[PDB]
């Protein structure tokens, strides 16, 4: 420098024929045993 | 230790998918320019 793929939350990560971003989980924070 | 409820950010106006523009009623998704990361790099260009 060229080529393929990527940058999302405290964390791993969901969702692109535009149309509640953050599913599920972890962690945390309160309520109960 | 275990269930149950809450948990993007901010006290708030409000803000939020790498940065800067733009299209749209609507953008993580589309257009233009660009940065950083990972992996590959033989030849052509």
């Nucleotide at each position: 420098g060229c080529c393929g793929g990527g940058g999302u939350g405290g964390c791993g990560g969901a969702a692109u024929g535009g149309g509640u971003a953050g599913a599920c989980g972890c962690g945390c924070a309160u309520g109960a045993c | 230790a275990u269930c149950a409820u809450g948990u993007g950010c901010g006290c708030a106006a409000g803000c939020g998918u790498g940065c800067g523009g733009g299209u749209u009623c609507a953008a993580g998704u589309c257009c233009c320019g660009c940065c950083c990361c990972c992996g590959g790099c033989a030849c052509c260009a």
Released in 2005, the model rests on X-ray crystallography data to a resolution of 2.9 angstroms. The RNA (TRNALEU TRANSCRIPT WITH ANTICODON CAG) with a sequence from Thermus thermophilus has 78 modelled nucleotides. It holds a match to the Rfam family "tRNA". For this family Rfam cites "The tertiary structure of tRNA and the development of the genetic code" (Hou, Trends Biochem Sci, 1993). Rfam classes the family as a transfer RNA. Gene Ontology term of the family: triplet codon-amino acid adaptor activity. About the family: Transfer RNA (tRNA) molecules are approximately 80 nucleotides in length. It comes from the structure "Thermus thermophilus Leucyl-tRNA synthetase complexed with a tRNAleu transcript in the post-editing conformation and a post- transfer editing substrate analogue". The entry is indexed under LIGASE, CLASS I AMINOACYL-TRNA SYNTHETASE EDITING. Primary citation: Tukalo et al., Nat.Struct.Mol.Biol. (2005), "The Crystal Structure of Leucyl-tRNA Synthetase Complexed with tRNA(Leu) in the Post-Transfer- Editing Conformation".